């Protein structure tokens, strides 16, 4: 960075 | 959607 799978604000 | 974060695999 890409893919996933959670959070947080909005 | 957006703005950040963990965690797994590359």
């Nucleotide at each position: 960075g890409g893919c996933g799978u959670g959070c947080g604000c909005u």

This is an experimental structure of RNA, with 20 nucleotides shown. The structure was determined by X-ray diffraction at 2.1 A resolution and released in 2006.